[PDB]
RNA sequence: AAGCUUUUGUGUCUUCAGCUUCCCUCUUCUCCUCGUGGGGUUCCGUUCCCGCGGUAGUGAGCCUGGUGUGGUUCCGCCCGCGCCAGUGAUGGAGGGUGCUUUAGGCACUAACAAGCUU
Numbered sequence: 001a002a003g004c005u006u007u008u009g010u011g012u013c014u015u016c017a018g019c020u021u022c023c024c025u026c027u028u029c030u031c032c033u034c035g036u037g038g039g040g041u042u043c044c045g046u047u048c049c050c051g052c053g054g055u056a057g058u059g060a061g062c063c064u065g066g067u068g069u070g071g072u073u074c075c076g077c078c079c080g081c082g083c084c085a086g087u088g089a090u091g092g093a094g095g096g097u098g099c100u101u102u103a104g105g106c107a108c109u110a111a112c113a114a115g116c117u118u
Base pairs, nucleotide, nucleotide: 001118002117003116004115005114006113008111013104017100022096024094025093026092029061030060034054035052038050039048066083068081069080071078
Other pairs, nucleotide, nucleotide, family: 007112cWW009108cWW010107cWW012105cWW014103cWW016101cWW031059cWW033056tHS034053cWW042045cWW063086cWW065084cWW067082cWW070079cWW072078cWW
């Protein structure tokens, strides 16, 4: 003098975790009764309690609207019953996009330091 490697970065792909928005599919009120598993005194039978699923008896309850009738009475304002026609949420899951973080591989470029080889 020359070459290689390491340190300090940027641009991507793949994978994992956490936190939002948007979009798509599906599902979604409650109670009673019946049935099943684990109980007890009593069994020829009955009742009660705890924990699930299904939702037959075209159901019951709550909310809204309309009609008929009735009371307080009236250019049908309000409050019941019966009948008919509807709605019923917060708590969802899965599948994408975006941001951030952890664990790898490949490629390009500027600068500094150290080591090795010749």